The PDB entry is titled "Yeast RNA polymerase I elongation complex stalled by an apurinic site, pre-translocation state". The RNA with a sequence from Saccharomyces cerevisiae, together with DNA, has 63 modelled nucleotides.
Context: bound to proteins that are not shown
DNA sequence: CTACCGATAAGCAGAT
DNA sequence: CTCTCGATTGCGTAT
DNA sequence: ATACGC
DNA sequence: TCTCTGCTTATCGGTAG
C1' cells in the first nucleotide's frame, strides 16, 4: 500500500 | 415522398 | 466522525 | 535447485 | 449470485416543402 474482521461516540 | 423533431424504452455515471 | 487487528500472485522453465 | 518472465 | 436516482442514446410517431 490494498481488502477482511471488529471496536468507540 | 422523404427530412426533421419529438418521445418513450433502453443503456450508463454516481456519494450515502 | 474516530480507532484496533489480520492477511498479502499462480504457473513455467531451461537447464 | 534456482532466477526471471509474465 | 437478490440497491436509488438522473443524464444520454435509439427507433417509431407526426408534419411539411
Nucleotide at each position: 500500500a490494498u481488502c477482511g474482521a471488529g471496536a468507540g461516540a
Method: electron microscopy, resolution 2.8 angstrom. The entry became public in 2025. Santos-Aledo et al. published it in Nat Commun in 2025: "Cryo-EM uncovers a sequential mechanism for RNA polymerase I pausing and stalling at abasic DNA lesions".